Description: Shown are 104 nucleotides from a PDB entry: RNA with a sequence from Homo sapiens, together with DNA. The reconstruction used 257,539 particles. The entry has 19 different proteins, among them DNA-directed RNA polymerase II subunit RPB3, DNA excision repair protein ERCC-8 and Transcription elongation factor 1 homolog. The depositors describe the entry as "Structure of Pol II-TC-NER-STK19 complex". It was solved by cryo-electron microscopy to 3.4 angstrom. The 2024 paper behind the entry is "STK19 drives transcription-coupled repair by stimulating repair complex stability, RNA Pol II ubiquitylation, and TFIIH recruitment".

[PDB]
Context: bound to proteins that are not shown
DNA sequence: GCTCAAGCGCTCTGCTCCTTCTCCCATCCTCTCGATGGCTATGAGATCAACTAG
DNA sequence: CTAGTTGATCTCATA
DNA sequence: AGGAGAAGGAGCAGAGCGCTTGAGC
C1' cells in the first nucleotide's frame, strides 16, 4: 500500500 | 335424400396465476484492528543470433 | 562466406 | 422478522373453422 470489519462525527 | 345443421376435434390465442430472477436501498469525514503477503535448486543438453577473428 | 565463443533462452530432469 | 417489479411458463378456457358426416323435407 490492498481488502474486510468495528467504533465513531456532522 | 340433397342442404342446412349439428357436432367436433384441433388449433389459436389469451387470461390469470404461480413461480423465478435481477436490482436496490443518503452524503461526506475520522480512527483502529486484523489478514495478507512467497522466497524449490543445479546441471545437463541444444539451438541461435551476434562478435571475432579468419 | 566459416569456425569458435558468449550469452539468451528453452527444455527436461528427482525428491 | 425484503420488496416492487419484470419476465416465463402452465394450465385451462373458450372461440372459430375446416371437416366429416349426416339425416330431416
Nucleotide at each position: 500500500a490492498u481488502c474486510g470489519a468495528g467504533a465513531g462525527g456532522a